The RNA (23S RIBOSOMAL RNA) from Escherichia coli has 27 modelled nucleotides. The sample was in a buffer at pH 7.5. Keywords: Ribosome-SecY complex, Membrane, Protein transport, Translocation, Transmembrane, Transport, RIBOSOME. Method: electron microscopy, resolution 9.6 angstroms. The entry became public in 2008. It comes from the structure "Ribosome-SecY complex". Menetret et al. published it in Mol.Cell in 2007: "Ribosome binding of a single copy of the SecY complex: implications for protein translocation".
């Protein structure tokens, strides 16, 4: 800048901390 969207933070990778659900979450 368009599309798209309730689900994201690329793998061996869990946890950890977040970021989001309606139009600057991610792709």
């Nucleotide at each position: 800048c368009g599309g798209u969207a309730a689900g994201g933070u690329g793998a061996u990778a869990u946890g950890a901390a977040c970021c989001g659900u309606u139009a600057u979450a991610a792709c």